[PDB]
């Protein structure tokens, strides 16, 4: 170093939530589209134990 066990913090993280903002149309109300913050598991990162675990 690898594996396994332990760590209700952090880091990263998919759907989904969220809608700043933009676009296509119509005379219009509208109908449609993309979409930032942010909220988001297990995993991984990270911290630590472990040899009659490799």
């Nucleotide at each position: 170093g690898u594996g396994c066990c332990g760590g209700a913090a952090g880091g990263u993280c998919a759907a989904g939530g969220g809608g700043a903002g933009g676009g296509g149309u119509g005379c219009a109300a509208g109908c449609c589209c993309c979409g930032a913050a942010c909220c988001g598991a297990a995993g991984c990162c990270c911290c630590g134990g472990u040899g009659a675990a490799c």

An RNA structure (Fragment of23S rRNA (H68)) from Thermus thermophilus, in which 54 nucleotides are resolved.
The PDB entry is titled "Structural Basis for Interaction of the Ribosome with the Switch Regions of GTP-bound Elongation Factors".
The 2007 paper behind the entry is "Structural basis for interaction of the ribosome with the switch regions of GTP-bound elongation factors".
The sample was in a buffer at pH 7.8.
Method: electron microscopy, resolution 7.3 A. The entry became public in 2008.
The entry also contains 30S ribosomal protein S12, 50S ribosomal protein L1, Elongation factor G and 30S ribosomal protein S2, not shown here.